[PDB]
RNA sequence: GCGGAAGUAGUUCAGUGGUAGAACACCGGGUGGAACCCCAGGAAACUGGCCCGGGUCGCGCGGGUUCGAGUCCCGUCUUCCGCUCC
Numbered sequence: 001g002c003g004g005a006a007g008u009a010g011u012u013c014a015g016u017g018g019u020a021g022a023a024c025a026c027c028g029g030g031u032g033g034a035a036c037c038c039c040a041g042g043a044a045a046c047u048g049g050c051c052c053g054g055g056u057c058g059c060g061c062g063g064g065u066u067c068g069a070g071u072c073c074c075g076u077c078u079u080c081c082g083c084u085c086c
Stems, first nucleotide, its partner, number of pairs: 001083007010024004018067001026054005038049004060076005
Other pairs, nucleotide, nucleotide, family: 008014tWH008020tWS009010cHS009022tHH009056cWS015059tWW017066tWS017068tWS021057tWH025055cWW042044tHS065069tWH066068tHS
């Protein structure tokens, strides 16, 4: 090549045709002081755990239908998955 599936913050996933979200991850602030103990990381010291705040989105890209599209239809791009030509 032929065919099929998928594409939503940095990552992984929810998302009824009706205002874009979760968990993790990243940065800042706070815990009167602290032996020692619990979970994760790390060789260790030690850091994280809880609260507040901050960063991050063109829902791959472009069209079509619709009053209104992550959502339905089409094309194309990338990744992935089968079969396949030296």
Record summary: Shown are 86 nucleotides from a PDB entry: RNA from Geobacillus kaustophilus. Grigg et al. published it in Crystals in 2022: "tRNA Fusion to Streamline RNA Structure Determination: Case Studies in Probing Aminoacyl-tRNA Sensing Mechanisms by the T-Box Riboswitch". Crystals were grown from: 50 mM sodium cacodylate pH 6.0, 80 mM KCl, 12 mM spermine, 20 mM BaCl2, 15% 2-methyl-2,4-pentanediol. Rfam match: tRNA. Rfam classes the family as a transfer RNA. On this family, see Lowe and Eddy, Nucleic Acids Res 1997: "tRNAscan-SE: a program for improved detection of transfer RNA genes in genomic sequence". Rfam's curators write: Transfer RNA (tRNA) molecules are approximately 80 nucleotides in length. Their secondary structure includes four short double-helical elements and three loops (D, anti-codon, and T loops). Further hydrogen bonds mediate the characteristic L-shaped molecular structure. tRNAs have two regions of fundamental functional importance: the anti-codon, which is responsible for specific mRNA codon recognition, and the 3' end, to which the tRNAs corresponding amino acid is attached (by aminoacyl-tRNA synthetases). tRNAs cope with the degeneracy of the genetic code in two manners: having more than one tRNA (with a specific anti-codon) for a particular amino acid; and 'wobble' base-pairing, i.e. permitting non-standard base-pairing at the 3rd anti-codon position. Taxonomically the source falls in Geobacillus (Bacteria, Bacillati, Bacilli, Anoxybacillaceae). The entry is indexed under tRNA, regulation, riboswitch, scaffold, RNA. Method: X-ray diffraction, resolution 2.95 A. The entry became public in 2022. Entry title: tRNA T-box antiterminator fusion, construct #4.